[PDB]
The PDB entry is titled "Large subunit of Trichomonas vaginalis ribosome". Solved structure of RNA (25S ribosomal RNA, nucleotides 1879 to 2755) from Trichomonas vaginalis, 768 nucleotides shown. The entry is indexed under Trichomonas vaginalis ribosome, rRNA, rprotein, RIBOSOME. Rfam match: Archaeal large subunit ribosomal RNA. On this family, see Yusupov et al., Science 2001: "Crystal structure of the ribosome at 5.5 A resolution". Clan: LSU clan. The structure was determined by electron microscopy at 3.2 angstrom resolution and released in 2017. NCBI's taxonomy places the organism under Eukaryota, Metamonada, Parabasalia, Trichomonadida, Trichomonas.

Context: one part of a larger RNA, bound to proteins that are not shown
RNA sequence: ACUGUAGUGGGAACGGUCACUAGAUAUCCAGCGGGGAAAGAAGACCCUGUAGAGCUUCACUUUGGUCUAGUCUUGUAUAGU
RNA sequence: AUUAUGCUUACCUAUCACAAGGAAUAGGACUAGAUAGAAAGUUUGGCUGGGGCGGCACACCUUCGAAAGAGCAGCGAAGGUGUCCUAAGUUGAGCUCAGUGAGGACAGAAAUCUCACGUUGAGGAUAAGGCCAAAAGCUCAAUUUACUGUGCCUUUUUGUACUAGGAUCAGUUACGAAAGUAAGGCCUAACGAUCCCUAAAUAGCCUCAGGUGCGUGAGGAUUGGGGUGACAGACAAGUUACCUCCGGGACAACUGGCUUGUGGCUGCUAAGAGAUCAAAUCAACGCAGCUUUUUGAUUCUUCGAUGUCGGCUCUUCCUAUCCUAGUGAUGUACAAGUUGCUAAGGGUCGGAUUGUUCACCCGUAUUAGGGAUCGUGAGCUGGGUUUAGACCGUCGUGAGCCAGGUUUGUUUUAUCCUACUGGAUAUAGCAUCAUGAUAGUAGAUUGAUUUAGUACGAGAGGAACUGUUGAUUAUGGCCUCUGGUUAGCGAUUAUCGGAAACGGUAUGUCGCGCAGCUACGCCGUCUGGGAUAAUGGCUGAAAGCCUCUUAAGCCAGAAGCCCAUCUAGAAAGUGAUGCAC
RNA sequence: UACGAAUAAU
RNA sequence: GGUAACCCAAUGUAGAAGACAUUGUGUGAACGAAGGUACUGUAAGCAGUGGAGUGGCA
RNA sequence: CCACGACCUGUUGAGGUUCAGCUUCGCUUCUAGGUUUC
Repeated sequence: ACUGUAGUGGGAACGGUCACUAGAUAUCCAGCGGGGAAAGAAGACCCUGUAGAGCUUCACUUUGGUCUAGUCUUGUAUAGU
Repeated sequence: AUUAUGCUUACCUAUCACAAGGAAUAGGACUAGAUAGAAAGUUUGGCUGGGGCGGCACACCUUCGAAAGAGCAGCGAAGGUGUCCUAAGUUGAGCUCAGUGAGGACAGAAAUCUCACGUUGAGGAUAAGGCCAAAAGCUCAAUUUACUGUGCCUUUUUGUACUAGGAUCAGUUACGAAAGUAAGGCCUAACGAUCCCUAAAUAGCCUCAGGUGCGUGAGGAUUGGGGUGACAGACAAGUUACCUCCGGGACAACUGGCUUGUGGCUGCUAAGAGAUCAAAUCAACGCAGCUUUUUGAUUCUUCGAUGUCGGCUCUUCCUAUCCUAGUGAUGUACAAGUUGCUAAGGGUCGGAUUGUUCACCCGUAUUAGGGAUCGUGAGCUGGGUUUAGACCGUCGUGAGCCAGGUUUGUUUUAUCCUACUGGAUAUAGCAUCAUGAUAGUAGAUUGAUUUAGUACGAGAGGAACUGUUGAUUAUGGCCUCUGGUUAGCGAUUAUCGGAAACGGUAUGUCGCGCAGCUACGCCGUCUGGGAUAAUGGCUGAAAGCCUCUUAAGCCAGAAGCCCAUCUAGAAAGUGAUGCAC
Repeated sequence: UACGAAUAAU
Repeated sequence: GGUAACCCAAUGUAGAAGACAUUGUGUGAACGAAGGUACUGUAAGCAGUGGAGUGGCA
Repeated sequence: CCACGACCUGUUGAGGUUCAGCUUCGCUUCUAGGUUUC
C1' cells in the first nucleotide's frame, strides 16, 4: 500500500495476511479510548564525515593597532668635538 | 663630518581669520625590528565487543596459539628493539667450561693451590628459541675484509621497493707452514621516499645557447649524510546545554530476544548443632538443578522517532500460600508456635517524612509475592530525569565541565478501521405463551455470647463441633422515614415603571420548600448435591504373616471444579396455541 | 427394510 | 380481493435516535370541582378610643 | 379634632401555587387520515 476477529508456532527474535487450531450472518446508531508497534517532524540523544558554524586560548599562520629606529619633507647663525 | 641653543620664512597647533606661541621639530610617506586572540584564515590522526579515559596490539623481532607440507584472525598468551663494541671485529695457535667429589698454614658456607670424574646444563653484548667442545667458548699474539665497483637471488611477488641476509665475478690487503678463512658481531630485531640542502675529485667529468673565451659564480650526471616512530613519510590545540547539516539501527541510552555469572528459589548428601539422639527443626564442606520478579553480558530488531521514572484510576492472569477451606508431622499437655501437602474462589489496608521504586516508624481485623512493551501519558499528573535563564562548590589560563547540589521552565489530534459497551434494522406470515443448547455467576470474612473458667495442666493460664446474635466489606434492589439538592411561596438591597399594587434588571441575595433523583437512609444475599485434589479408612492378595491398592473392589473426603440458584437467550434460524394463504 | 446382551462370553 | 402490521394521535410503565409498553368512543386528552393532598405562612384593600412622636384647626 | 406614621390588632391557617411524572368523579368541550405486507 491493500486491509481490518482471536490463540500458539516458527519468522529481522512483540503477525491483519504465512502453518495448525478456535470462532463468523450481515448492515447501522451513540458512547469509548485496548489495539492499528495510529497521526504530527528525513531523531534536536549517541556515532560517522579527512562537512560546517559560534566562542576560547599556552594551537599554527598572519593582518592591523601601539612603540622604536633609518630615509625624505629639512633651511639658517654661532660655540665646541 | 657630528653634538649643543638661537633665528623664522618653510611647516605646525591656533580661531576661520587671526596673532600670538612652538619650530627644521610635529605629522605624513616608505622600509626595518618588537608585541599570549582586537580581527581574520585554518587545523585539532588511526585502531577500538558504541564513543570517551586507559592502552599501542600503528614499523620491526622470538616462543606459543596454529590442528606434524603451505597458510591462518582477535584490545589472544609470555616478552623484546629505537642500541652496544677498534674489540665484544678479522686470522692463527694453544687450552677446556659450568658443577660435583675429596684434599691443602692462618682459612672460615665464599680468597689462592691440587688431583679425579665432567656431552656441554657454562659462556657466546642484550629478548626468546635454535646452534656450538682439539669450538662459534676462554687465553695469548699479530692485525683492519667493519675494504672498493656493477649485476644476481631469497624474505615477496594476490605486488615487485627500502631494511636485513645470501651465492658470485672483478680487484686489492690481512693472517697462516699450508689447504684455506675474512665482504663485521654464531643465527633470527636494532630502522626510512620524492623535493631541497649538504659532503666526497689535490681539486675531475659535462653545461651557461653570437664567440669550440677569460677569470669568479652557478647548474648538472654518479655515491653517502641531514627525516619523517601515525615508521610508503600533511606542517597543526580546545569548547558548544546557543548549536547546524549529511547520513547511520554498520554503533550506544530505551522495550523485547538469546545467556544466567550476580540476585532469587529448590533438591541430593550428611559433620554436626539440637540435654541424651545425624533426618521434630536447622545444616556445613561439597555436588546437581530451576527461575526471568535484580543486575550484568551481547548487539539480532527499531535512529525518514514504538512518547522514557513514579504516583493516581481500572482489568485480568501466575503460585514459589501470609490469612480463610481441608489435611499430616512435632523437642504437639492447654494456648501460642515451628513445619509438610492439596488449594489461587474470596481478602491483603489508614497515615508521617521522601520525586521515589525500595526503606522506616505511628495505628487497625489477624496478614504474601509477582506478570501483562519494568500493564496503563490522543486516560490524567509532571514531583524527578533531560534543553535554552540563574546561583553555589571543586576542576580548567580560558571558552566551558561535573550520576555534585539548588530554583524558574509549552505535555497536540479520534470525526477513520477493529475491540468493547449498550441500543436498532433486513430475512421463510401476524401475535401471545413457553422450552433452554450455549455464555456468565456471588457472596466472602469476622467479633461477642452459649458450650466454659469446663477439657488439659503442679500452677500460671486456657480451648473446640453445634447453636444463637451482631458487625465489616462486596453485591443486587428500593424512597416509608431521615439528610442533601429544588424558580413554588415569602422577605429584602440598588435602580426603573408618578406612589402603592404587581413586575423588570443585577443570569440577586437570603429563609423555608412538595415532586423528582440521591445517599449520610432502608431491605435481600437463602441452599443441598455429584465427581475430584491432598489425605484418612474398610475388606484383601502379591509375600500361608503383614499392608488404604505400591493390585481388583468399596467408603469418607476441600472456600477449589461441575450441578442446583440467579443474568442474558432460537441466525440452537426450535416448539404449543390463536387467527391468515 | 428392526431383538437384546455380553467380549475370561451366549 | 380480505385479514394483519406499521405510520399517525396521545400517554409513561421509558427514552440520545430507533426501540419497549399502554390506550385510541374510552374520563383518553383538555379544562373544571373536591371539609382530596401538599408547599409557603397571614394576600390586597378597607376599618380601628391601636401606635415613639411631630405639625395644624377650634 | 383633622394631617403624616416602620409597624400591630380585626376581616385571614388567609391569599398564591398544587401534575407538568399526585389521587378521586364530571357526558362541560374535543377527537382525522395515509402506505405496504400473504